An RNA from Deinococcus radiodurans R1: 708 nucleotides with solved positions. Crystals were grown by vapor diffusion, hanging drop at pH 7.8. It holds a match to the Rfam family "Bacterial large subunit ribosomal RNA". The entry has 26 different proteins, among them 50S ribosomal protein L2, 50S ribosomal protein L35 and 50S ribosomal protein L28. Lineage of the source: Bacteria > Thermotogati > Deinococcota > Deinococcus > Deinococcus radiodurans. The 2021 paper behind the entry is "Ribosome-binding and anti-microbial studies of the mycinamicins, 16-membered macrolide antibiotics from Micromonospora griseorubida". The depositors describe the entry as "50S Deinococcus radiodurans ribosome bounded with mycinamicin IV". The entry also models magnesium ions.
Context: one part of a larger RNA, bound to proteins that are not shown
RNA sequence: ACAAGCAGUCAUGGCACCUUAUGCGUGUUAUGGCGUGCCUAUUGAAGCAUGAGCCGGCGACUUAGACCUGACGUGCGAGCUUAAGUUGAAAAACGGAGGCGGAGCGAAAGCGAGUCCGAAUAGGGCGGCAUUAGUACGUCGGGCUAGACUCGAAACCAGGUGAGCUAAGCAUGACCAGGUUGAAACCCCCGGGGGCGGAGGACCGAACCGGUGCCUGCUGAAACAGUCUCGGAUGAGUUGUGUUUAGGAGUGAAAAGCUAACCGAACCUGGAGAUAGCUAGUUCUCCCCGAAAUGUAUUGAGGUACAGCCUCGGAUGUUGACCAUGUCCUGUAGAGCACUCACAAGGCUAAAACCUUAUGAAACUCCGAAGGGGCACGCGUUUAGUCCGGGAGUGAGGCUGCGAGAGCUAACUUCCGUAGCCGAGAGGGAAACAACCCAGACCAUCAGCUAAGGUCCCUAAAUGAUCGCUCAGUGGUUAAGGAUGUGUCGUCGCAUAGACAGCCAGGAGGUUGGCUUAGAAGCAGCCACCCUUCAAAGAGUGCGUAAUAGCUCACUGGUCGAGUGACGAUGCGCCGAAAAUGAUCGGGGCUCAAGUGAUCUACCGAAGCUAUGGAUUCAACUCGGAGUUGUCUGGUAGGGGAGCGUUCAGUCCGCGGAGAAGCCAUACCGGAAGGAGUGGUGGAGCCGACUGAAGUGCGGAUGCCGGC
Numbered sequence: 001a002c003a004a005g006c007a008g009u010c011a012u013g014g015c016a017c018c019u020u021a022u023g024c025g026u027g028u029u030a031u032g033g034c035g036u037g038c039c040u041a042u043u044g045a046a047g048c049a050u051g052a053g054c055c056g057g058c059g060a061c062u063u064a065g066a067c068c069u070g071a072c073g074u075g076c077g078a079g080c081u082u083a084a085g086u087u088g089a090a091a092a093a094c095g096g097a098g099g100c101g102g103a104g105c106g107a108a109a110g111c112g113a114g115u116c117c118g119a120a121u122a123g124g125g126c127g128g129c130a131u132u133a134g135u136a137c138g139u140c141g142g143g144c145u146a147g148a149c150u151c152g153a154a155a156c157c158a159g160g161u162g163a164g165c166u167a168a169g170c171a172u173g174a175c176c177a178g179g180u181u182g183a184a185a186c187c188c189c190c191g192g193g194g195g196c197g198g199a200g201g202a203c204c205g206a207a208c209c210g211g212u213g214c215c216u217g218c219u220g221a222a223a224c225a226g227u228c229u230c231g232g233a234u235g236a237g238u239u240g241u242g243u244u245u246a247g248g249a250g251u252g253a254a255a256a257g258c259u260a261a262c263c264g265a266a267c268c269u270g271g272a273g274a275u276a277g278c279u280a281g282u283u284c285u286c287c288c289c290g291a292a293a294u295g296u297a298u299u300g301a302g303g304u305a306c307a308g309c310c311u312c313g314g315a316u317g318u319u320g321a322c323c324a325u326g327u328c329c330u331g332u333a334g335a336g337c338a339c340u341c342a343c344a345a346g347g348c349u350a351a352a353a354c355c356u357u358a359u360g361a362a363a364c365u366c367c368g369a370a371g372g373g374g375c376a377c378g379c380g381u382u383u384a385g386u387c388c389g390g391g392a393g394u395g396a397g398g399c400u401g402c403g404a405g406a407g408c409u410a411a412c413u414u415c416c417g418u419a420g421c422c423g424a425g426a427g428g429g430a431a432a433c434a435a436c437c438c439a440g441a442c443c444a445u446c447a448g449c450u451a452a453g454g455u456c457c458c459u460a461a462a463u464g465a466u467c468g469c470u471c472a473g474u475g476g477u478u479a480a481g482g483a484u485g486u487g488u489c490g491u492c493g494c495a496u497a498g499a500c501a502g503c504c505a506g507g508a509g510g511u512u513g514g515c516u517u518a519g520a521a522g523c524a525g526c527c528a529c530c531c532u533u534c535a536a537a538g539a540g541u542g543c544g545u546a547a548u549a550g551c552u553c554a555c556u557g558g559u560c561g562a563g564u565g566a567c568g569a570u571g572c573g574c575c576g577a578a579a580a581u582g583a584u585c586g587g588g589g590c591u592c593a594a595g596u597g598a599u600c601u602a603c604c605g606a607a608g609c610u611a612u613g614g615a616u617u618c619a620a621c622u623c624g625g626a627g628u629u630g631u632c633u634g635g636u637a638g639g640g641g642a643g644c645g646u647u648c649a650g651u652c653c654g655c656g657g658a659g660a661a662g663c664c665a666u667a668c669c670g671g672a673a674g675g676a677g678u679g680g681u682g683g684a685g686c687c688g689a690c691u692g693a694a695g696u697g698c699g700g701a702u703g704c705c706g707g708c
Base pairs, nucleotide, nucleotide: 008034009033010032011031012030013029014028015027016026017025018023020676038051040049053708054707055706056705057704058703063146064145065144067143068142069141070140071139072138073137074136075135076134079100080099081098085094086093087092104111105110115124116123149281150280152278156271157270158269159268160267161266167245168244169243170242171241172240173239174238175237176235178204179203180202181200186195187194188193189192190191208232209231210230213228215226216225247263249259250258251257284643285642286641287640288639289638294307295306296305297304298303308394309393310391311390312389313388314387315386316385320382321381323378325376326375327374328373329372330371334367335365336364340361341360342359345356346355347354397422398421399420400419401418402417403416405414406413427438428437429436442614443613445611447610448609449608453604454603455602456588457587458586464600465599466598467597468596469595475590481575482574485572486571487570488569491566492565493564494563505556508533510531514527515525543550615633618630619629620628621627622626644697646694647693648692649691650690651689652688654686655685662681663680664679665678666677668675669674
C1' cells in the first nucleotide's frame, strides 16, 4: 500500500520528546489551501533552448611605470619635491642634477599682458576681473602600454625527431603442391596431316599474395576483423636482411594516396600566455538611485566613435513640469471642384472648346477644424531643471490600441508615427496566459474599506429585487442568402351598403386573334392590346400532347360571419455550419434562470488604500551619527554608499595537558554577510581589539585533481 505528485509554503490536527528547551517549543506526521528547478542566453524560459551525476577541494578584474586623468586625505604652501647614489642600517639621514606651478598669442622669426589674422581697428584664442593655488606623497575611480578578468582555436614560423608502419629505389638471399593446354623450331607424307618438342605478362587450383558480395560483428574476439563467396597465383610475381630517399619535402601503374593507428601539408620542442570584433564563465551581505535596444558615421550591420538616456560630486538657483490666458505658425481629417489627371447622362455643334446635371483623387486644392509646436506670463498647482567634472552600460526589442506605407484591408508578417504595458514588474481578475483589465510589493498582524472582476456547487460573496426577451443549450465558433419563428413599433389596401382562405354555382364573344417555324390557336415565341353581347368574365394566370379540349384561376353568387392581407424597420433567435487519439461553457449543472437588455442596491474580492507597531533614504528642527515631524524605499546592465568573513603582519589583551585549533549537534543573538552559549570528539597551539598587506569569499565554465 483509491495515490496525479519542481519535492516546497502557510495553516490546522495526531504522535513523540524536553541539555540555548514546557515555549510566539524541537522531531515527525495526516488533511486543506497555495505553488511552472537553477544558471545562461533572451523581444520572450518550467521549458521539449545551453551547461551540469554527486561532495570535496584547486578555479578568474592582477602587477608594473620617476606614465596621464579625477575623487578623497596629509605635509608644506607661492612655492612644492627629489632621482641615480653616498654614509649609516635592530633604526634613516644626506643627496638639487632634475621635475611641476609662475604668460600667453603665433605656423615661426618673434613680440609680450598682450598676441595672431590685416594695409588698423571686425574678430580668435589670452590676462584683468572670480588673482578660483600649487606641489610631494597615500588610498582609491578610470585611462594607457605589457599576457592585462579566466579558459578555448583551425593556423603561421624556427630547429630538430622520425622510411623499425607505409610510399619507392639499391645490394644481396630465398619462395611459388599438383593437374590442363600444347607456340616456334626440327623430322617425314601431300600452307595442310603425322610425329616430336615443351613456349607463354596461357588455363584450373593449394600455399602465399589480394580483398569481390552478403551477413555477423557495431561499449567487438579485433581502433578495420570472422564464416562463407570471390581476384591472381612463372610474372608488370611474393618475401627476408641490409640499406638510401622527408616536410612545401619525399615517394606515388595517380586516390591528394603513403610518409609510426586523424596528412589538401607528419611529429616534438619552442616562438607562445600567437590573435580571438566569437562562446562560455566571473563567487560576501545590506542601502540608495536607475537606464538603453534611438540618431548619424563606418570594408559598417551580432562590432565600434560621438551624441541620446543612468549615476556620483560641485555650482547655480527655480530656470523644470503639468495646466490656464495671449499670440503666432501649420495644410491633415473633413470637404470641395476654382486649377491638374480622371470620370457619369444629355443639349450644342467640323468634334478641343461650351452649358444643365453628376463624381474620385498619395503625389489635385476655392476651403478648411480638432489638435499640435515656439514665444510671454503665472495673473496657479507643483519640483524638477542647467552647466561642469569622475564612472558607466545601452546602440538585437516584443506586444496592443490608434494613424499610415509594403502584403491579399493575410499573418504571433515586415517597416515608421504615437500612447501604454513587457523588457527591468511582484499582487487580484481574464480556467490556464510578458503584452489585455485592475493595481507599482520597506518590514510585521488569525484587523478594516474598496479597484478590476464577481455572488447556484466546485469557490469568497444576494438561489437579490422589478419589467421584459429568447425554449434555441441559443448562451458556449463565421457569412452571402433564405424562413407563416417570435415580441416592439410602424407604412398601404378592402369590411355589421358585409371582404381574405373556405363549399356549390359561371367561365364567356368574334377567337381555331394579327407576328412567326412544318402545325404554334389563355397556355414556344419577336411586336401590339382597343371594340360586342353582361348582375358576370382580363384576346386572359401555372399545368396540359407536338396542337384544342380538360380540372383551376382573376371579376360574378345563395351561403358564410368576423378582420385581414402587403411590403417595411427592428429586439432575441433557426437554418446555412464537414477533419482528423476523447469529449466538454474551466467542470458540474442551468429556462422551476445559474442565459439575456434596463435599473437599483447588499456583500465578496489585491502585496492598492485605511489601523497599530516597527526600520531605512532624504530634508528641514533642535541639543555637542542622536531625537522629533514630514517623506521615501518593484527592479536588469549600471553608478554610489555602509559593512561581514579568510590568510598573513605589527602592537596590545590575554587563553591553554583541569586541555588550543580543527571536527560534530544545538530551540540562542544582530538588519544581513555573520557571531556567541552549552555539549561531544580532539590532543597542541589559539581566540578578541586597532592597524597594514592580500594568491581573500564559487553552483555553474561538455571547467581541473580527487573520492564516491